[PDB]
């Protein structure tokens, strides 16, 4: 290095911040080992309102070559 598996780049709470030229940032807990939960692309959706949704794409590890 491949392939495959734990986890579903996942869930939830506190905050933070912005408005369809936006939709952001951080943090605790879950997710029974430790660690990570980057980053990029494509779409859905919501009129001044707060709250997104969905699929590609990681990393370690554990197993297999």
């Nucleotide at each position: 290095g491949g392939c495959g598996u734990a986890u579903a780049u996942c869930c939830u709470u506190a905050a933070u911040g912005a408005u369809a030229u936006g939709g952001u940032u951080u943090a605790a807990g879950g997710g029974c080992a430790a660690u990570a939960c980057a980053u990029a692309g494509a779409a859905a959706c919501c009129a001044c309102a707060a709250a997104u949704u969905u699929c590609u794409u990681a990393c370690u590890g554990c197993g297999u070559c």